This is an experimental structure of RNA, with 28 nucleotides shown. The entry is indexed under STRUCTURAL PROTEIN, RNA, STRUCTURAL PROTEIN-RNA COMPLEX. The reconstruction used 21,000 particles. Entry title: Localization and dynamic behavior of ribosomal protein L30e. Primary citation: Halic et al., Nat.Struct.Mol.Biol. (2005), "Localization and dynamic behavior of ribosomal protein L30e".

[PDB]
Context: bound to proteins that are not shown
RNA sequence: GAUGAAGCGUGCCGAAAGGCACGUGGAA
Repeated sequence: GAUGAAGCGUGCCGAAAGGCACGUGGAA
C1' cells in the first nucleotide's frame, strides 16, 4: 500500500421470516 470477514447503519421488499442494495467497519 492492497484485499476487505463478523458487527453496525440507511434504504427498499416481506405478515413474519428474513432478503437485496449501498455505506460503515476493519478481521487475517